[PDB]
Context: bound to proteins that are not shown
RNA sequence: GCGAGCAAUGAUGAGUGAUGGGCGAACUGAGCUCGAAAGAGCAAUGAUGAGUGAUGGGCGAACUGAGCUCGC
RNA sequence: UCGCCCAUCAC
RNA sequence: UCGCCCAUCAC
Numbered sequence: 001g002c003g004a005g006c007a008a009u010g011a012u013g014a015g016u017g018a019u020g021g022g023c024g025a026a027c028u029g030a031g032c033u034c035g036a037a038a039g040a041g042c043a044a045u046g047a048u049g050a051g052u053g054a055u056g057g058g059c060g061a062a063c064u065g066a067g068c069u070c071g072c
Numbered sequence: 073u074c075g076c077c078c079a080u081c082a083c
Numbered sequence: 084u085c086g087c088c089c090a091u092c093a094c
Base pairs, nucleotide, nucleotide: 001072002071003070004069005068006067013063015094016093017092018091019090020089021088022087023086024085025084027049031042032041033040034039053081054080055079056078057077058076059075060074061073
Other pairs, nucleotide, nucleotide, family: 007066tWS010065tSS010066tHS011065tHS011067tSS012064cWW028048cWW029046tSS029047tHS030043tWS030044tWS030046tHS031047tSS035037tHS035038tHS052083cWW
C1' cells in the first nucleotide's frame, strides 16, 4: 500500500480490585494563668495545641456505544 | 453510591 | 503524605 471480515443479537478497555485492622515514616516541646498595675506564680519530673457526637451553613468523588481483527 | 470542611454546642 | 504485614468481601 489496499482489500476483506467480526460487530448495536454489543466491538473496545482490562491479573487484580475494595472495605476493614495494626505498627512504622521523629506527637507538639514551651508555653500558661491570677492582680488595676507594678507584680506574683505554675511548667521540660512536661505549658499550650492534640479523642468523640450534634446543628446550621459550604464543598468534593468522570463505564463507553464502536471500535476491533487480518493477508503478502 | 460514597466522602470532606467552617462556625457554634456538649462530656 | 507515604510504607509493609494481615483478614474479609468482591471482580

Keywords: TRANSFERASE-RNA COMPLEX, RRNA MODIFICATION. SSR26 with a sequence from Pyrococcus furiosus: 94 nucleotides with solved positions. The source organism's lineage runs through Archaea, Thermococci, Thermococcales, Thermococcaceae and Pyrococcus. Entry title: The structure of the Box CD enzyme reveals regulation of rRNA methylation. Lapinaite et al. published it in Nature in 2013: "The Structure of the Box C/D Enzyme Reveals Regulation of RNA Methylation". NMR data were recorded at pH 6.6 and 328 K.